[PDB]
Molecule: Mango II variant
RNA sequence: GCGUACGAAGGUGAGGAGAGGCGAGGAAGAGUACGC
Numbered sequence: 001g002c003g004u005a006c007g008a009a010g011g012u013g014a015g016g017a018g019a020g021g022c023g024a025g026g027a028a029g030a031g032u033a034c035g036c
Base pairs, nucleotide, nucleotide: 001036002035003034004033005032006031
């Protein structure tokens, strides 16, 4: 990274370098678990 499970809980872009927020909602997007 992908998949899966639980959970209200997303993306170094599966849409926006903001044609939407320097966060009017999520601070790499609460986290954990198992497989690859």